[PDB]
Context: one part of a larger RNA, bound to proteins that are not shown
This record gives sequence, C1' cells and structure tokens, in this order.
RNA sequence: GAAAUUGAAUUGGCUGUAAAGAUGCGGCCUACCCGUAGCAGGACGAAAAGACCCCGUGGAGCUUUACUAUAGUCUGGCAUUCAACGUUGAGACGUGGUGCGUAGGAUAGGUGGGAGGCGAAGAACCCUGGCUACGGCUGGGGGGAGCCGCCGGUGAAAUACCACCCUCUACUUUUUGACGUUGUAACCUGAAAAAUCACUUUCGGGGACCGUGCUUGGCGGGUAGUUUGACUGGGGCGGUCGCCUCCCAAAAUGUAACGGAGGCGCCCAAAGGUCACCUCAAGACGGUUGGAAAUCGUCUGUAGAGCGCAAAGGUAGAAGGUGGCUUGACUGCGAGACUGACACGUCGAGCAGGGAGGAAACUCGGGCUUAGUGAACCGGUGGUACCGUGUGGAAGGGCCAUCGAUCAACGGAUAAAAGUUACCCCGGGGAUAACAGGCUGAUCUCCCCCGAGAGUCCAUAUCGGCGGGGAGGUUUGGCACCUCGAUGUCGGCUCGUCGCAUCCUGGGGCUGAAGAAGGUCCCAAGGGUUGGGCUGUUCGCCCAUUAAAGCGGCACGCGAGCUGGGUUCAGAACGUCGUGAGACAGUUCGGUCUCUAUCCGCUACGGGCGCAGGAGAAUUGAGGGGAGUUGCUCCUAGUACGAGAGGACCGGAGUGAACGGACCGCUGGUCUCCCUGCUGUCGUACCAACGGCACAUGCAGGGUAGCUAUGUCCGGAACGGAUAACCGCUGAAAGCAUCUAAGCGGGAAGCCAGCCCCAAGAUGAGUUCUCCCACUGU
RNA sequence: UCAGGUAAGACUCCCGGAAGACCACCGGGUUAAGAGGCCAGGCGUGCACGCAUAGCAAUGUGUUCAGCGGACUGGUGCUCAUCAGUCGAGGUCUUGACCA
Repeated sequence: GAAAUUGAAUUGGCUGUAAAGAUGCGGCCUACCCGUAGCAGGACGAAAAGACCCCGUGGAGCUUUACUAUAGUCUGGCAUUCAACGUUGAGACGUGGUGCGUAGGAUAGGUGGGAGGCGAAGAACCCUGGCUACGGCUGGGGGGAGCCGCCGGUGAAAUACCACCCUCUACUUUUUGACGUUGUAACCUGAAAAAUCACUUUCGGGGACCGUGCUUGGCGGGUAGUUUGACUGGGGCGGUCGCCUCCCAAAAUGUAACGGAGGCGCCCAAAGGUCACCUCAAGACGGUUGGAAAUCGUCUGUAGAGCGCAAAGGUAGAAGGUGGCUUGACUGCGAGACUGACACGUCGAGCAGGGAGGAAACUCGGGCUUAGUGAACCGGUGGUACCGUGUGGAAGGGCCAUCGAUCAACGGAUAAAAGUUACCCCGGGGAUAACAGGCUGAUCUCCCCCGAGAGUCCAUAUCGGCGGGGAGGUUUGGCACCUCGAUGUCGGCUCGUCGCAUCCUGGGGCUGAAGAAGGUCCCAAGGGUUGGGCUGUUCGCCCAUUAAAGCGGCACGCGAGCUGGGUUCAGAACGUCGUGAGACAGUUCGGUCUCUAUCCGCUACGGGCGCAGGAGAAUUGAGGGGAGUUGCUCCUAGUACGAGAGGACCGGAGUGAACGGACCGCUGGUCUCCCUGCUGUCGUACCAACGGCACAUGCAGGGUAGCUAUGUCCGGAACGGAUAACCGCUGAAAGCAUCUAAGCGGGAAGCCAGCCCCAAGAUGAGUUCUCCCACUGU
Repeated sequence: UCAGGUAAGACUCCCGGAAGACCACCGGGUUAAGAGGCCAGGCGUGCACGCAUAGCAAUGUGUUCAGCGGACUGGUGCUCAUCAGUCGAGGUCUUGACCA
C1' cells in the first nucleotide's frame, strides 16, 4: 500500500443438455478444512459499447468536366475622355414636300382671316438634263414687264397668303458606335523648402488610352452546399425497380420468391353497328407450267381453322369470313352491385334527346376481355359574366374540354447533382458478412453386391465398366442462433496429454510367398516416431537417414510465452487499369506488442481437526502416479529352402540413440578474494613490500566443499488368470463333418500381479515396542 | 447433572546440519568432543622476510618443494554451553469370546 475493475461464490469433474464453449442443469463419481510459494487451461481475461466491415435519407477530409455558386481572370455598354478633323448610319426643328374617280379658266384627304396675289433678289411664253404603273421634283437661258382672288361649275370639300397630318426627303444648325489625325482640362513616372510619403512650386511627358461602378458570356473543385438513389436469400460488378399468362397456390378469395418461362404503354374511318350466306386445317380420285407442294370434285372432320400480336376463358343462334346501307368509338342520367382501410375500376335494365341501318324486329357508351393502362404546382386555347381589392372593363380565377416529360428509377414523391479513406470519429450490429462450434454431412479416408476383363485358360494371391448402404465429417462450405459493452491469421520451440481406424513391434487369415524381404487383412494399446534447404509457412517436393516417419484430436492446441516472420492497417516502387484522386488473399523493403496470478485448478510445504485416556516411533493395506520403441557381429548359420546368387521359426553373450535417477573418488566448468604474473593513480617521507580502482577478482591462469552434463552404472526380459487373430481332444440337432457356446487346453502386448512414493483420517476408525497415575473443592 | 496440591513425550530454543523461505528429519544444553580459534598433514601462490655478495646492476644464487593455505579425515571439550518453561493426566454406551 494505490490504481484498471466488479451482481453475487458451500469456486471439483465427466458425459450430456442448453440460442449446442455449462463449474449452480441433468445422471454419476469424488475431496479432512485452511494458509502461503509458484504456474497458466480457466471465468467466453481486462480497456474504449470493433473504429476490418454492413446497416445510418451521420460528419469531416481530397479529387473529377459529378448539379451548381463563386473571387479571380477574358469581352461588350456611359461618365472625372475637349474643340476640331476624311464619315457610313440616325432623331428633330425649317421649306416644307409623292397622291392620275371625268369635269372644274384647271386631274380635290385643307381649315380661319381675305380684298387685292407675282415682279429691279426678274414675272405669261420657249429650249433643255435626271427616278415616270406617263402625275410630278429645278435651273438658267430664249420672250423681259408681264402671269393671278370674287356671283364659274363640280367634287366627300373651292382654292391662294399664315398652317396640314399621312406611306414619304436632300440639306444651311444641332446630337449620335466611329475608323485615322493635332493640342490640353481626369492621371501617373526623373530636380527645388528638413531630401522613400504628404505641397510637389515652371516640372518633360504621353494622354483619353489606365480604370471603378451595375449588367453579360466563358473559364474556374480557387472556394461551397448536397447528391451520388436503394435493393440486398451478406458488400456488391452483374443483376432490380410498371402492367399482363399461369405453372407451383395449399378445388370459393387464396401470398412469396437472385424459382420459371411470352411481351408491351398498340390497332383500326374499320377485324365498328344492321342484315344475309358460307363448317376450317387435313387425307384420299386422278387429271396442268405441273420431278412434293400451288388445281378441282369428293366423304371423313369431339370442327383438329380462324377470329389483329403471350396467356387463359369464349367461339355458329357464330363474338368467324365475305358484302350493300350507315357510324350514338353521342349527351344528361341511373335503383341496385364487386375492388380496395384510401385510391375507386368494373355491371347494367331503365329514363331524356334527337339519329343509323332497318318493313319491322333487333343492335347501337369502337369492337372477347384482362397487358396498349398512365400525377398534384406551373403552363397551351375557345366557350363561360360566374365574377373580379377604387368603381365599369380588366392583369386573373374556376368551370367544358384539352395539350408539355423511353421520370421505361413507371404511388414515381426535386425540375436540380460524382468518385475516394488501411488516418479516420461516432451511432449500433453475428436481431446486418468474413476466422471456431453449430443443423448439414455436397467433395474427403475405409468396407459391402454378383458377373463382365488381367492373371498361359482361370472372379476375388491383388483390382474391378456401371452402380448400390453407410460410420466418421476437423476436406472447401450451405445456416446468419447469443458472441461488435469488442473471443486478435498461420506457423516455430517447448508442455504436450487423448483416440486407433495400428505409423514401427506382437501373436494370427491368406499369400500366384522356397529362403532374403514383403502383398492385404484381424485384434488392443505396452511404447515410440530425426537432422539439413526455403518459406510465416498448413501443405509441398529436393538430400540422407530412420524398424517407419501416421491419420481425425484440441475455435486445423495455446502470446493471461515469444515471435508478426509473411501478410493484413496507413511510406514508397512495378505490372495493366480509373480522366485524376486511386484498385488487387498480384510482388516486394523495414515495420511497438501487452499487461502487481484473490483465485477455480495444478506442482508444493505448513495451521490444524481425527474415528474417544493422552504420546516418541516402528508397521502390514484398497488404491493416486510413475509403468514399456528399435537396427547390428558371432552360433546348430554358410543349414531347412534354393537346379545357380543368398539365406530361417528358438534363443543366445555382444555395439548404439533423444530418452529415470544416482554418485563423487576416472572427465570439466563454475570459485566474486587464497596466490603468482602486468600498466596506470595514491597512502607509508622512501625502498624490497603491500593495499583502494578498473563488472561488485582490472587484466593472463590457477583453485577445494558443491552442481550437472559430454562424466559412470542401471532402464523396459521370467511368470500365473484370461484375450483377438488361430490351433483341439467327443463330435450333437440335419445318424458326416466343423473349435456341439453342453468337459478342457496352446494365445504374444493391455487387465491381477511382479520395481517405488503415497497411504488402514480410503468417516470401509488395521498392529506392535514405549511414558504419566492407588489423592479431593471455583 | 458443579469440583485438586504432583508429570515423562511436543515446544522459546544456544552453537550448529552437503536439510531449507518458513520447515517435517539430525547433532551438544554439560553425566561437556557441536560451529570457530590453535595443532599434526595435503591444499594452491611454488622455494615468503632478514643478510652478505657480482657490481653500473636490471636480477640471481642459499637458508624455505616450504613461508603463505575462505568452509578439508580429524584433533583441542577453550571463543559457547549455570538455569529457567508450555498438554499439571488415569479408558464414552451395549452385548458377546473371556478372569477367581
């Protein structure tokens, strides 16, 4: 003497059971209770409610042409840019100025005033040039002093002089994109007064350019808000998103599905209504261009055609085919019904009008239907008074109807939109994957069926066309049941301990096996099973061994060991790729790693309690564990066998391995104080001579008592009960025989035993040598 | 159905064990040889110190294969041991083999 943490411990186990990983559950067995040292299998170890992933109409972050904003940057418009100048266009003021319905002295869209209009600014009349659907616009000159208003008529109007608007015009003035050209009034860059601003005083200067404003287009992830849809027999590329046919749907209705098959969002003035007649493919009879077939006559024809394109149902009295007439693919209705919570779609006699065919009758909301169905805001239009924020119109609205979206994500919901994270954060999660169990038992190892085929022929010495029954199931998995308040691949050392089907012995069946040695099978564990090469390696093959190198255990044992080593966390490189950011159990280089053990439990030692007087110690015992493998010389062996190489059933003394201990006195280290050797520093003044420091002996070496391996010896072998594989004595029942399970033997290894601890507290209290006491008061 | 003055064996323990955390096993507590000192002997540094000498003298010879020696077979009863304390007590019920 604390923290991370935590419901609560009379907290042993099996095998089983349980949302199957149970110790308090089942059923059984078992411990004298407690303390501390030490160890990891253990509580689904701890910590943040996995952050790997998915779900989440979460966020942030980056990129791309994702929908789009946007500084910024590229372009046009007027002013702080003034008179002029070579100017195409354009508006007005001014004269004014085209007009062909005859005629009017005369060819008219004109009014008030009016008595006199023109003329030394030159007026009848003539020549003459320019646009003529044949009217007109001007000058000068030829003639020089002469031409015109009123009682004229007719015409939409009688007139000039001052005006005249219309389709319409060239300038004497003004304003306006200007292209090019001088100058100076916005402005900024080089001297003079405290020296780069601020005044800049005469400043050169060039000058309308540079630019700010509002508006526009483009670009732009420079910057921003979102989407990026979802499903989901997991993410999700792919695949899916509406309607219609059913199979399977479970004979009324009657669902699903990464179970399955055919398509579409039409047609048609007519396959619509009326009246009428006609049965279709298909064979046969032989006859045409007629080497089938297309032509026709015929009987048959549960009619098997066809009726507009899946499908079911309907199908003559034809909804079928043909053909004359002609459209109600009309309107206003409508008792009573199904459809569905809504959505509403489907039925129809009958009523109302006028029509069509048609004698009439009868039918007439296009026709067999269900697939050709199909959204609200907004808008496209004619009726409509039914009105309309001042009132009357009227911007508008609704109503009659109607048109705009492969939105073919089809109840769509906006008109409006991408990729990316192993740097991630969170919300939860095995009720949403992957690594273990698990229901299952596809593929995995092993045996069974008789006949084809090898074996000279010849089923099984050994296999087996085709296939047939399963145990196990840890072969890669189908399930998504609790585990995301989070249980981290695989492999490597070591501990390993289970099972046997047996990987190597053993005794046995056979062997197409003479021996040597095997080929397959029977039985139980008694044991045991290498070192190198690479890898992260499971696996795998390569080298030699090995009596041989196992198969299924254990979340393909386990970090409450380490390791990461691969790879699988963020860095970079390559290969193709995505446009780029970036993708790959494709390849490669490095690349922290846990954690105070109360404990269940186990290896230990103690505190005690104890079968009945108290004690030192010596003892026979259930039983708990320890408790086993094998090559090789020589010998009857050079034999049985073998025509030749070579060589046994029995055992024998003998050489070895990782592997139990022991022991110090054969081998060695270890020795941190006992000595010698040496450099550097000091203390003794100083010296032979020594000590403090050099890892707690500095450096070279030596060393006992102890420890352990390479040190040395011993280690699994007699033998009884009784096995499996196998061999009998008598051989029954089926009067022969076989191991007749009716009498008994031979049988290696397990199991009783044989070597030791523990231990008669195994509460199933076993035996012996041994010590204290003939009295009285809390 | 209440009741004493009197213990030997376990033990605090002193010095020790090739026994260990503690501790079950062991040696003396004196009727005394148990760890240490001293001593006979190996042990390893291998011929210590005094002194004389060659003589410049680093060093060497001789007396000393012993001087020097952590736990060694031991010896010496010396460094230590006088003593002193804790369960202060005499077989539960019944029936049998059995005793005069």
23S RIBOSOMAL RNA, nucleotides 1995 to 2877 from Escherichia coli: 878 nucleotides with solved positions. Crystals were grown from: 18-22% 2-methyl-2,4-pentanediol (MPD), 0-5% ethanol, 20-25mM MgCl2, 200-320mM NH4Cl, 1mM spermine, 0-0.5mM spermidine, pH 6.0-6.5, pH 6.50. Keywords: 30S RIBOSOMAL SUBUNIT, PROTEIN-RNA COMPLEX, PROTEIN-PROTEIN COMPLEX, RNA-RNA COMPLEX, RIBOSOME. It holds a match to the Rfam family "Bacterial large subunit ribosomal RNA". The 2004 paper behind the entry is "Structural basis for the control of translation initiation during stress". Method: X-ray crystallography, resolution 11.5 A. The entry became public in 2014. Among the 50 different proteins in the entry, which are not shown, are 50S ribosomal protein L6, 30S ribosomal protein S16 and 50S ribosomal protein L17.